[PDB]
Context: bound to proteins that are not shown
RNA sequence: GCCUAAGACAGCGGGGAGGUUGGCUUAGAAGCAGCCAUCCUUUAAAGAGUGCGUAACAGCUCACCCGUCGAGGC
Numbered sequence: 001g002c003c004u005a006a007g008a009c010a011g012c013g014g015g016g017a018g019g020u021u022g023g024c025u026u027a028g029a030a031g032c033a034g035c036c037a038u039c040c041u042u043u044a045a046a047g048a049g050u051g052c053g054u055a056a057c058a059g060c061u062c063a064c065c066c067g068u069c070g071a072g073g074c
Stems, first nucleotide, its partner, number of pairs: 001074003011068005017041003022036003047062001051060002
Other pairs, nucleotide, nucleotide, family: 004071tWS005071tWS007070tWS007071tHS008070tHS008072tSS015045tSS016063tHS020048cWH025033tWS026028tHS028055tSS030056cHS031049cSS031051cWH031060tWH032052cWH037048tWS042046tWW043045tHS044065cSS046063cWS049050cHS049061cWS050061cWW053058tHS054056tHS
């Protein structure tokens, strides 16, 4: 110098959605084997998904938002 009490870093709690299991491919391939695309909607916010995970789903996590905390961060 810039951000910050109209709320810092870290932690913890909640949300983390719908078209949609995007297209392809594959026995399967649903954010997360691979290839391609990576839009739009409800939104406070939320990637056609960061990592675990599953045969595939599921589940856990993370971005992102809100809360709580309350003074620092680049």